[PDB]
This is an experimental structure of RNA, with 37 nucleotides shown.
The work is reported in "Structural basis for RNA surveillance by the human nuclear exosome targeting (NEXT) complex" (Puno and Lima, Cell, 2022).
Protein in the same entry: Exosome RNA helicase MTR4, Zinc finger CCHC domain-containing protein 8 and RNA-binding protein 7.
It comes from the structure "Human Nuclear Exosome Targeting (NEXT) complex bound to RNA (substrate 2)".

Context: bound to proteins that are not shown
RNA sequence: GGCGCGCGCCAAAAAUUUU
RNA sequence: AAAAAAAA
RNA sequence: GGCGCGCGCC
Numbered sequence: 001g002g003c004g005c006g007c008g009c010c011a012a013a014a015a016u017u018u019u
Numbered sequence: 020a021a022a023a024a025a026a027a
Numbered sequence: 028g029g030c031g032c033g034c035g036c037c
Base pairs, nucleotide, nucleotide: 001037002036003035004034005033006032007031008030009029
Other pairs, nucleotide, nucleotide, family: 010029cWW
C1' cells in the first nucleotide's frame, strides 16, 4: 500500500385519518 | 341530503 | 453506501 469481517450513526424507506 | 314563513 | 470505531487477511 491493497483486501476481508463485528457494529453506533445519519444517508436515505415507505407513510398520505371515506362516505 | 336540503328547506322559507308563521298564530288564536 | 460512507463518518468510520474495532479486528483480521494479502